Context: one part of a larger RNA, bound to proteins that are not shown
Molecule: 18S ribosomal RNA, nucleotides 1 to 953
Organism: TETRAHYMENA THERMOPHILA
C1' cells in the first nucleotide's frame, strides 16, 4: 500500500485450488494498571412468566354545608372526597409477518377526516306547543345509614344536596325579494294598498354565477332609460378565484329540525350602580397538527415455478349500497376482458424498506434486528365499546394454546416483544437500584405524574489519551583517533552492557479540603501521605519455511507422546514434539473458532478463460433479445468578448500577484456571405 | 437588449436550475491538557463587548429550461403534399337580446395559379435475375463388372482345409482342383491425389429422368430487404 508468499517434479515452465496473509462481526480463552467515552436476551424460542413499578391530572376562573381556621351570615384563605373536564391512540418495546407488498424519492386529493392551535364570522332563537329572563326543571355522587359473599379497584337496597353534569327555553332590526288578495287604479302579471313567508343548517330541484386578455354592421321587435312622445337613445362596468368546476357567493321553491344562535366563570375597581381587564363552552370558514387513500419509478435467490387470473369479482360498463371520501370496497344486471420470456403466476429468504454501515486504485463485494423516518405486532385469531383519532391492547368480548385466588360455586387492574427480575433455549449478552435535578410530554395546570428521560451498578461488545521509569556516577564493551613501528598511553558528535552506587522527579495507591450532583458516586483542583528492587514486576502468541525471531554440540520422549491453516516434524544426534535458556512479534492486550472484506483478472461492465490444463452445441433454418453501411450550412471573411498558451514585450510592485503588450490558439457570440425562423410592441 | 404569441416531428444523451431530513461522510472555523469529539467560543472597553454553528455531497425516477455531436423515430409517391388566390359547407366568441344578411375567426372541400414543385448513393452489404459452366451433392428409374457363397453340365483323380504346430472341419455319395453357363444377395478395386461436392452426418459403375448449389461473368434489377440468435423446426 492498484503489492503477494507456501505446497504437484528428478528438476521446468503452465493451469489450478489449497493455505497464508488482511480488515469486521459475534463466540471464546489467557491477560488485565490509570484517564475520557460506551453497545448490551436481534440471531436460538414474536417460547413461557412470581414480583415492583412503566398514565395520570385542580388554576383567581365548573361543582364543596369534608375537614382546617372563632371565616365578608349565601360561600370568599388553605383544601379532601366525589361529580364533570381533559389525557389515557403519544411515549416505551420488538422485528413474527411482508418481494410491488411494506418502503425511497415524486405527486394528487377538483375524493376525504381531523380533538387541542391562530384568524374572522354571527341583528332573525323554526311551526305546534311552551315561554320566568333580575335566570327554568327534575336527578345523582362524595356524605349518612342498613348489607350480602371464602373471595377482587364486586356492589345491593335506603336518607341527603351541587353544578360548564341531564333536561327547557324567553331575546322586536330596517330594506329588498317571493306568494296570496276575486282589494284600488291601470294594461306592464306594472304602480299603490292589504296579509304571508323570509337567520343558519339539513335534502333535492331549479334560475344564474356575470366576462373588458377582447373584433364589428344591414332590417323585424328591441326590453329598459330619458321621456308620453312622436322622437330617440346607445348599449363599453358592475360581479373574485383555479390551467379546470355542478367553485365562492347568490335567487326560487319546498324539506327536515337530529345544526349553531352563551340560563356558565374569574379578577380590579373609581363607591357600589356602574366601568376595564379576562377564563371557558360552542357552530361555520379558513389556518396550524396529523391521517385515509393516491400518481409515477426503483427490491435478494429460483424454471427441478409456463402459463395466471374469472362459480362468484377476475379486466372494463352501468345503477344502486357503504364509507370520512374515491373504488369491484359490496349487490344487480351487462360485456370477455386483466397479465405474463422487457419472467407474469409460483416458490424460497437463517428478509421488515429507507436514512445508513464494513471493505474500498477504480468498477465493486457484503451488511444493515438495532439511535432517525416509515410499516407492523402485543400468546394465536376474531370482534368490539368509547372517542376526534384505536380495531388499541399496560380497553372489553369470545375461541384455542396457557397464568393467578377458591371454603368448588365462583374470581381476576390476568396477557415482560415498556424497566428491572426469573424460567427455557443456547456458544451468545447486565441491576427485581436513584431521581424527575435536566431533556421534553401529558392535565382544570407556574406548583402535579412520567422504568419516554436521566443518575448510578454490571461491562476487555467498541472507541481516544496513556504509564510500567528518567538521569547520572564507579567499573567495563566498543568505535574513534593518535602515538609507540606489533600491545601501553589520552581523549570521547558512536552509543552501549552491570543480582555496583547517587540522589531527584512522578502518577497508580490513598486523603483533609474545594469543584461536581436531586442527592451518591467519579472526574479535576489540591494539603498531610504514597519507588530500588523475585516490588508499584506485563501478557499473549512464536523462532524449519510460508513469516520477524537457535549456527543451543542444551535435558526428557525415540514414529510412541505430541506438533502441523498448509509443506511437513517425531523411527535414537528432533532446527518442528515436552521443557531449561535466550531470541522474535504484536504489546494492555493477545490467541482461537465461524460468517464476510481485500487478497479474486480464482465471476471478468471495466476485467478472465475455453486446439491440448475445465470448458465451442453433431449440423441448418429461425422468432423473442443483442446488434447494425455511407449521404444533408462543409465553408470563407469581418467585429466582439472573456479564457487558456507562449514569451529575444515590457512594465508594476514582491517573495510573487496584476497590469500591458504581441501575436498563437480552442471557444462563445454577433455579421455579411442563396446561410437557426416569422409579426408587432419597448 | 427584454416580453410574448406563432413556427420549429418526437426521445435517448448531455450542461445548467428547482424541488431536497436530520444524524451520518467529505470539509471550513475552534487547542475538549493532545485526541476521539463537542459546537462553541474570544476579550477585564463588564448593568458590556467580538465572533460561530459553514459549505461539499445529496445517485434513480419525477419537474424547470440551454443544446449543434452521436443514437432512434418522422415527414410530400393512390399526393391537394406545400404556398397563394377563388369559390362551397360545419361550425363560431364579440357587437344588452331573439331572428334574417353578414363578418370573423377555427375545420373540411372543389378548382386556377406559383414554386426547380417532391424519390440520396447506390456500400469489395444483402435478396433477386440472367449467361457459359463445375462437382465422387439429393431423388427416382436404367445398366454394368469381376468378386464371394452355391447349384447345373462336363473333367480327373486323394487329400482338401487351416496353424507356429494343430486340431475341430469337408471329402470316393468324389472334395479342394479345371472349363462352361446358371441363381442369389452385397459391393464399386485399380485409376483414387494434402483432388472434388455436401448444412452435418456423408457421398465413387453406364445411361435417362426430376428439383437443386457455389464459383465465375455482368455499365441487368430491388433498395437495408443485413449479423448472431432463448422459443420453435428440418436433418
Nucleotide at each position: 500500500a492498484a503489492c503477494c508468499u507456501g505446497g504437484u517434479u528428478g528438476a521446468u515452465c503452465c493451469u489450478g485450488c489449497c493455505a497464508g496473509u488482511u480488515a469486521c462481526a459475534u463466540a471464546u480463552g489467557c491477560u488485565u494498571g490509570u484517564c475520557u467515552u460506551a453497545a448490551a436476551u436481534a440471531u436460538u424460542a414474536a417460547c413461557c412468566c412470581a414480583u415492583g413499578c412503566a398514565u395520570g391530572u385542580g388554576c383567581c376562573a365548573g361543582u364543596u354545608c369534608a375537614g382546617u381556621a372563632u371565616u365578608g351570615a349565601a360561600c370568599a384563605g388553605c383544601g379532601a372526597a366525589a361529580c364533570u373536564g381533559c389525557g389515557a391512540a403519544u411515549g416505551g418495546c420488538u422485528c413474527a409477518u411482508u418481494a410491488a407488498a411494506a418502503c425511497a424519492g415524486u405527486u394528487a386529493u377538483a375524493g376525504u377526516u381531523u380533538a387541542u392551535u391562530u384568524g374572522a364570522u354571527a341583528a332573525u332563537u323554526a311551526a305546534a306547543g311552551a315561554u320566568u329572563a333580575c335566570a327554568u326543571g327534575g336527578a345523582u355522587a362524595a356524605c349518612c345509614g342498613a348489607g350480602c359473599u371464602a373471595a377482587u379497584u364486586g356492589u345491593u337496597g335506603g336518607g341527603c344536596u351541587a353544578a360548564u353534569a341531564c333536561a327547557u327555553g324567553c331575546u322586536u332590526a330596517a330594506a329588498a325579494u317571493u306568494c296570496c288578495g276575486u282589494g284600488u287604479c291601470c294594461u306592464g302579471c306594472g304602480a299603490c294598498c292589504g296579509g304571508a313567508a323570509c337567520g343558519u343548517a339539513u335534502u333535492u330541484a331549479u334560475u344564474a354565477g356575470a366576462u373588458a386578455u377582447u373584433a364589428g354592421a344591414c332590417c323585424a321587435a328591441u326590453c329598459g332609460c330619458a321621456g308620453c312622445a312622436a322622437u330617440g337613445u346607445g348599449a363599453u362596468u358592475g360581479a373574485g378565484a383555479u390551467g379546470a368546476a355542478u367553485c365562492a357567493a347568490a335567487g326560487u321553491a319546498a324539506c327536515u329540525g337530529a345544526u349553531c344562535g352563551g340560563a356558565u366563570c374569574g379578577a380590579g375597581g373609581u363607591u357600589u350602580a356602574c366601568c376595564u381587564c379576562g377564563a371557558u363552552a360552542a357552530a361555520u370558514c379558513a389556518u396550524c397538527u396529523a391521517a385515509g387513500u393516491u400518481u409515477c419509478u426503483g427490491c435478494c435467490c429460483u424454471a427441478u415455478c409456463a402459463g395466471c387470473u374469472c362459480u362468484c369479482g377476475a379486466u372494463g360498463g352501468u345503477a344502486g349500497u357503504g364509507u370520512a371520501u374515491u373504488g369491484g370496497a359490496c349487490u344487480a344486471c351487462c360485456a370477455u376482458g386483466g397479465c405474463a420470456g422487457u419472467c407474469a403466476c409460483g416458490g424460497g429468504u437463517a428478509a421488515c424498506g429507507g436514512a445508513g454501515a464494513a471493505u474500498u486504485a477504480g468498477g465493486g463485494u457484503u451488511c444493515g434486528a438495532u439511535u432517525c423516518c416509515g410499516g407492523a405486532g402485543a400468546a394465536g385469531g376474531a370482534g368490539c365499546c368509547u372517542g376526534a383519532g384505536a380495531a388499541a391492547c399496560g380497553g372489553c368480548u369470545a375461541c384455542u394454546a396457557c397464568a393467578a385466588c377458591u371454603a368448588c360455586g365462583g374470581u381476576u387492574c390476568g396477557g415482560c416483544a415498556g424497566c428491572a427480575g426469573g424460567g427455557a433455549a443456547g456458544a451468545a449478552a447486565a441491576u427485581u437500584g436513584g431521581c424527575c435535578a435536566a431533556u421534553c410530554c401529558u392535565a382544570a395546570u407556574u406548583c402535579a405524574g412520567g422504568g419516554a428521560g436521566c443518575c448510578a451498578g454490571u461491562g476487555a461488545c467498541a472507541a481516544g489519551a496513556a504509564a510500567u521509569a528518567g538521569c547520572a556516577a564507579g567499573c567495563u564493551g566498543g568505535g574513534a583517533a593518535a602515538c609507540u613501528u606489533a600491545c601501553g598511553u589520552u581523549u570521547c558528535u558512536a552509543c552501549g552492557g552491570c543480582a555496583u552506587u547517587g540522589a531527584a522527579a512522578u502518577g497508580a495507591g490513598a486523603a483533609c479540603a474545594g469543584u461536581g450532583u436531586a442527592a451518591a458516586u467519579c472526574u479535576c483542583u489540591u494539603a498531610g501521605c504514597g519507588a530500588g528492587g523475585a516490588a508499584c514486576a506485563a501478557u499473549u502468541g512464536g523462532a524449519g519455511g510460508g513469516c520477524a525471531a537457535g549456527u543451543c554440540a542444551u535435558g526428557g520422549u525415540g514414529c510412541c507422546a505430541g506438533c502441523a491453516g498448509c509443506c511437513g516434524c517425531g523411527g535414537u544426534a528432533a532446527u518442528u514434539c515436552c521443557a531449561g535458556c535466550u531470541c522474535c512479534a504484536a504489546u494492555a492486550g493477545c490467541g482461537u473458532a465461524u460468517a464476510u472484506u481485500a487478497a479474486a483478472g480464482u465471476u471478468g461492465u471495466u476485467g478472465c478463460a475455453g486446439u491440448u490444463a475445465a470448458a465451442a452445441a453433431g449440423c441448418u433454418c429461425g422468432u423473442a433479445g443483442u446488434u447494425g453501411a455511407a449521404c444533408u450550412u462543409c465553408u470563407g471573411u469581418u467585429c466582439a468578448g472573456g479564457u487558456u498558451c507562449a514569451u529575444u514585450u515590457c512594465g508594476a510592485u514582491u517573495c510573487g500577484u496584476c497590469g500591458u503588450g504581441u501575436g498563437a490558439a480552442a471557444c462563445u457570440g454577433g455579421a455579411c456571405a442563396u446561410a437557426c425562423g416569422u409579426u408587432u410592441g419597448c | 437588449g427584454u416580453a410574448a404569441a406563432c413556427a420549429u416531428u418526437u426521445u435517448a444523451c448531455u450542461g445548467u436550475g428547482a424541488a431536497a431530513a436530520a444524524a451520518u461522510u467529505a470539509g471550513a472555523g475552534u487547542g475538549u491538557u493532545c485526541c476521539a469529539g463537542g459546537c462553541a467560543g474570544g476579550u477585564u472597553u463588564u448593568a458590556g463587548c467580538c465572533c460561530g454553528a459553514a459549505u461539499a455531497c445529496a445517485u434513480u425516477a419525477g419537474c424547470a429550461u440551454g443544446g449543434a455531436a452521436u443514437a432512434a423515430u418522422g415527414g410530400a409517391a393512390u399526393a391537394g403534399g406545400a404556398c397563394u388566390a377563388a369559390g362551397u359547407c360545419c361550425a363560431u366568441u364579440u357587437u344588452a337580446u331573439u331572428g334574417g344578411u353578414u363578418c370573423u375567426u377555427g375545420g373540411a372541400u372543389u378548382u386556377g395559379g406559383u414554386a426547380a414543385u417532391g424519390a440520396u448513393u447506390a456500400a469489395u452489404a444483402g435478396g433477386g435475375a440472367c449467361a457459359g459452366u463445375u462437382g465422387g451433392g439429393g431423388g427416382c428409374a436404367u445398366u454394368a463388372g469381376u468378386a464371394u457363397u452355391u447349384a447345373a453340365u462336363a473333367g480327373u483323380c486323394a487329400g482338401a482345409g487351416g496353424u507356429g504346430a494343430a486340431a475341430u472341419u469337408c471329402u470316393u455319395g468324389g472334395a479342394u482342383u479345371u472349363a462352361u453357363u446358371a441363381a442369389g444377395g452385397a459391393c464399386u478395386a485399380a485409376c483414387u491425389a494434402a483432388u472434388g461436392c455436401g448444412a452435418a452426418a456423408g457421398c465413387a459403375u453406364u445411361u435417362g429422368c426430376c428439383a437443386a448449389a457455389g464459383a465465375u461473368g455482368u455499365u441487368u434489377u430491388c433498395a437495408u430487404u443485413a449479423a448472431u440468435c432463448a422459443a420453435g423446426a428440418a436433418c